[PDB]
RNA sequence: UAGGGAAUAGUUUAAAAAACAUCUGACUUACAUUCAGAAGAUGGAGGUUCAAUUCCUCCUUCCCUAACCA
Repeated sequence: UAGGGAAUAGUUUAAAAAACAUCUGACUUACAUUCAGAAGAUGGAGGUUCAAUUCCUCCUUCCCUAACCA
RNA backbone atom coordinates (compact mmCIF):
# COMPACT_ATOMS: atom_id res chain seq x y z
C1' U A 1 0.00 0.00 0.00
C1' A A 2 -5.69 -2.76 0.27
C1' G A 3 -9.59 -5.88 3.22
C1' G A 4 -11.85 -7.97 7.95
C1' G A 5 -12.92 -7.69 13.18
C1' A A 6 -12.80 -5.43 18.08
C1' A A 7 -13.13 -1.30 22.40
C1' U A 8 -18.18 -2.07 28.51
C1' A A 9 -16.82 0.02 36.13
C1' G A 10 -9.53 0.75 38.00
C1' U A 11 -8.68 -5.00 35.71
C1' U A 12 -10.99 -9.39 33.34
C1' U A 13 -15.34 -11.18 31.31
C1' A A 14 -21.28 -11.92 30.40
C1' A A 15 -25.98 -9.72 28.18
C1' A A 16 -26.72 -3.69 32.36
C1' A A 17 -25.12 -9.08 35.95
C1' A A 18 -21.19 -11.31 38.39
C1' A A 19 -15.49 -11.97 40.00
C1' C A 20 -11.85 -9.72 42.35
C1' A A 21 -9.45 -4.01 42.93
C1' U A 22 -10.94 0.32 45.65
C1' C A 23 -13.77 2.41 49.86
C1' U A 24 -16.84 1.67 55.01
C1' G A 25 -17.66 -1.67 59.07
C1' A A 26 -17.31 -6.35 61.90
C1' C A 27 -14.20 -10.38 63.55
C1' U A 28 -8.40 -10.68 65.50
C1' U A 29 -3.62 -8.50 70.41
C1' A A 30 -2.64 -7.04 65.14
C1' C A 31 -2.60 -8.35 59.72
C1' A A 32 -4.51 -11.53 56.03
C1' U A 33 -8.57 -14.95 55.13
C1' U A 34 -13.60 -14.65 56.26
C1' C A 35 -18.33 -12.04 57.07
C1' A A 36 -21.65 -7.47 56.35
C1' G A 37 -22.44 -2.91 53.54
C1' A A 38 -21.45 0.60 49.80
C1' A A 39 -20.46 3.02 45.87
C1' G A 40 -18.25 2.54 40.79
C1' A A 41 -19.88 1.95 32.81
C1' U A 42 -21.93 0.84 27.61
C1' G A 43 -13.81 4.83 23.04
C1' G A 44 -15.62 9.26 20.49
C1' A A 45 -19.21 12.08 17.17
C1' G A 46 -23.93 12.02 14.28
C1' G A 47 -28.89 10.11 13.16
C1' U A 48 -33.56 6.63 13.41
C1' U A 49 -36.84 4.91 17.22
C1' C A 50 -41.50 6.84 22.74
C1' A A 51 -37.26 3.87 24.20
C1' A A 52 -30.82 1.79 21.20
C1' U A 53 -24.72 -1.99 24.81
C1' U A 54 -28.77 -4.53 21.66
C1' C A 55 -30.43 -0.60 14.05
C1' C A 56 -26.94 2.34 11.02
C1' U A 57 -22.85 6.08 9.85
C1' C A 58 -17.78 8.77 10.11
C1' C A 59 -13.20 9.35 13.23
C1' U A 60 -9.42 7.49 16.96
C1' U A 61 -6.56 3.31 19.28
C1' C A 62 -5.37 -1.77 18.80
C1' C A 63 -5.33 -6.54 16.51
C1' C A 64 -5.34 -10.02 12.28
C1' U A 65 -4.87 -10.98 7.01
C1' A A 66 -3.04 -9.72 2.11
C1' A A 67 0.47 -6.96 -0.68
C1' C A 68 1.37 -11.93 -6.00
C1' C A 69 3.17 -13.89 -11.60
C1' A A 70 7.53 -12.41 -14.37